The RNA (THF riboswitch) has 89 modelled nucleotides.
């Protein structure tokens, strides 16, 4: 010199839940935090404060739905500037 592994997350599946007495999710502003093995970093990700705004419920019942719903596991996908690492040369 050439090629690669590997982050935060993202989408989907399954499963167990939560909410439906509306939390969560989504949006705006602000302050912060964590981000391949090391350093740095945001127009990516997350937490918190404030603000605006919305919702699908049913069944005699086992339950069935609804929610830009939480998590686990899986699959697909997946670091910018450097340095390191692996393989090849």
């Nucleotide at each position: 010199g050439g090629a690669g592994a590997g982050u935060a997350g993202a989408u989907g599946a399954u499963u167990c839940g939560c909410g439906u007495u509306a939390a969560g999710u989504g949006u705006g502003u602000g302050u912060g935090a964590a981000u391949g093995g090391g350093a740095u970093g945001u127009c990516g990700u997350c937490a918190c404060a404030c603000a605006a705004c919305g919702a699908a419920g049913c069944g005699a019942g086992a339950g069935c739905g609804c929610g830009g719903u939480g998590a686990a596991u899986c699959a697909u996908u997946g670091c910018a500037u450097c340095c390191g690492c692996u393989c090849c040369a």
Trausch and Batey published it in Chem.Biol. in 2014: "A Disconnect between High-Affinity Binding and Efficient Regulation by Antifolates and Purines in the Tetrahydrofolate Riboswitch". It holds a match to the Rfam family "THF (Tetrahydrofolate) riboswitch aptamer". Rfam links the family to the GO term tetrahydrofolate metabolic process. Rfam 15.1 lists 747 matches to the family in 747 species. The PDB entry is titled "Structure of the THF riboswitch bound to tetrahydrobiopterin". Crystallisation conditions: 2,4-methyl-pentanediol, spermine, sodium cacodylate, sodium chloride, dithiothreitol, pH 7.0, VAPOR DIFFUSION, HANGING DROP, temperature 303K. It was solved by X-ray diffraction to 1.9 A. It is bound to 5,6,7,8-TETRAHYDROBIOPTERIN (H4B).